Released in 2003, the model rests on X-ray diffraction data to a resolution of 1.75 angstrom. An RNA structure (sarcin/ricin 28S rRNA), in which 27 nucleotides are resolved. Primary citation: Correll et al., Nucleic Acids Res. (2003), "The common and distinctive features of the bulged-G motif based on a 1.04 A resolution RNA structure". The PDB entry is titled "Crystal structure of a mutant of the sarcin/ricin domain from rat 28S rRNA".
RNA sequence: GGUGCUCAGUAUGAGAAGAACCGCACC
Numbered sequence: 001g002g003u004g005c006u007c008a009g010u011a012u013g014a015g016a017a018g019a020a021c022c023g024c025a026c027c
Stems, first nucleotide, its partner, number of pairs: 001027005012017001
Other pairs, nucleotide, nucleotide, family: 006022tHS007021tHS008020tHH009010cHS009018tWS010019tWH011018tHS013015tHS013016tHS
C1' cells in the first nucleotide's frame, strides 16, 4: 500500500440520510 471486517446505523444531520481516525485478519 491492497482486500475484507470492524469502527457504527455511532459521530454528524431538522429530515432524507450517514462518515472518518483508531483497531483486527490476511496479502

Sample source: THE 28S ribosomal RNA WAS CHEMICALLY SYNTHESIZED. THE SEQUENCE OF THE 28S ribosomal RNA IS NATURALLY FOUND IN Rattus rattus (RAT).